[PDB]
Context: bound to proteins that are not shown
Molecule: CRISPR RNA (34-MER)
Organism: Desulfonema ishimotonii
RNA sequence: UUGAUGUCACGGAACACGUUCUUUGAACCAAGCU
RNA sequence: AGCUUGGUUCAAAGAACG
Numbered sequence: 001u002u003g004a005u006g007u008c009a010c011g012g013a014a015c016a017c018g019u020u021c022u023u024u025g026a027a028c029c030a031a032g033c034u
Numbered sequence: 035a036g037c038u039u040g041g042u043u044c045a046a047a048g049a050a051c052g
Stems, first nucleotide, its partner, number of pairs: 021048004026043006034035001
Other pairs, nucleotide, nucleotide, family: 018051cWW020049cWW032037cWW032038cWW051052cHS
C1' cells in the first nucleotide's frame, strides 16, 4: 500500500574539464654557568 | 671573579576546488 479495457523508464553513461606541485647545499665554533 | 664544556635543525611557508 494499487486499481484495472492503455505504464517503451532495460527511454537517460554522473558525464565533461584540472601535472601533488612550488622554494630549500645535510649543513654547520664560541658560548654556559653562579 | 670562578674553569671548560656543549651538539642543533628532522619540516617549514602555500594551495583542500573554477